[PDB]
C1' cells in the first nucleotide's frame, strides 16, 4: 500500500 | 455526542 477500529481536524446532527 | 469524512495510527 487494499480493509478496517481508533486518534485529531472538519463535518453533520 | 454521535452519522459522515480527511488525515494520522495500529493491525496483517
Nucleotide at each position: 500500500a487494499a480493509c478496517u477500529g481508533c486518534c485529531a481536524g472538519g463535518c453533520a446532527u | 455526542u454521535u452519522g459522515c469524512c480527511u488525515g494520522g495510527c495500529g493491525g496483517c